Context: bound to proteins that are not shown
RNA sequence: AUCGAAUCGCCACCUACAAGACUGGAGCUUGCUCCCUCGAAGGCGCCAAGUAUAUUCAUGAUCACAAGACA
Numbered sequence: 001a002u003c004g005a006a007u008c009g010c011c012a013c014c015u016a017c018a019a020g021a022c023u024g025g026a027g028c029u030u031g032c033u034c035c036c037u038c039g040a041a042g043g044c045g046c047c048a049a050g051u052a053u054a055u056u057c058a059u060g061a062u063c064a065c066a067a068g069a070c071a
Stems, first nucleotide, its partner, number of pairs: 008068001009044003024035005036039001
C1' cells in the first nucleotide's frame, strides 16, 4: 500500500441426540377411546428499538454492477 474489484441473511433461541414397523401422555378393548401444550413452523431480520404524535430525502432529472455494503 498497490487495491478499483466478482460474492449481497444475521443470531449468544437452528448451530444436541435418536427413531420413521409407529418419541406428547394414558387406558384396554390392540385399534379404538380419553387427556394435553391437540402432534404441519428454529428464532429474528425486510426502514419510528415499534405500530403512534412523527420525521431530512428531489436536479443522481425514466432502465443501466446497489452511485453502497460492519445488519
Shown are 71 nucleotides from a PDB entry: RNA (SR6_chain_6) from Leishmania major strain Friedlin.
Among the 76 different proteins in the entry, which are not shown, are Putative 60S ribosomal protein L34, 40S ribosomal protein S12 and Putative 60S ribosomal protein L19.
It comes from the structure "CRYO-EM STRUCTURE OF LEISHMANIA MAJOR 80S RIBOSOME WITH A/P/E-SITE TRNA AND MRNA : LM32CS1C1 M2 OE MUTANT".
The entry is indexed under CRYO-EM, LEISHMANIA MAJOR, 80S RIBOSOME, TRNA, MRNA, snoRNA, RIBOSOME.
It was solved by cryo-electron microscopy to 2.25 angstroms.